Context: bound to proteins that are not shown
Molecule: H/ACA RNA
RNA sequence: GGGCCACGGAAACCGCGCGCGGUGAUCAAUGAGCCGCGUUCGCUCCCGUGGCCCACAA
RNA sequence: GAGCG
RNA sequence: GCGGUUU
Numbered sequence: 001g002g003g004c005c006a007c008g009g010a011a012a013c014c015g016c017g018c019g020c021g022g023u024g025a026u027c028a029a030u031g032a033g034c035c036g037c038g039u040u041c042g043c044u045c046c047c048g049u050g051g052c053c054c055a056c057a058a
Numbered sequence: 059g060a061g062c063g
Numbered sequence: 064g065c066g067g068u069u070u
Stems, first nucleotide, its partner, number of pairs: 001054009011069004017039007042062004
Other pairs, nucleotide, nucleotide, family: 015065cWW016040cWH024031tSS024032tHS025028tWS025031tHS041063cWW053055cHS055057cHS065066cHS
C1' cells in the first nucleotide's frame, strides 16, 4: 500500500401516533373523551481512530 | 460528512 | 415513519 473487523461522524426540548397509569363512554369495554408519564431500529457508501490479515485454498 | 429502508 | 423549534 490493499482487504476485512470494531468504534466515531451531534445533543436537548416540542407534536402526531403509539404504550402505560388513572377515570371508564348514548354501537371504539379487544377501551371513547379527558388528565399525567413514557416512547423510534438499523443498513450502504465515503472519511477519522484503532485492531486483525495479506491467505489463487496447498 | 452522502444516500436507501 | 418521523414532523418540528433551538447551539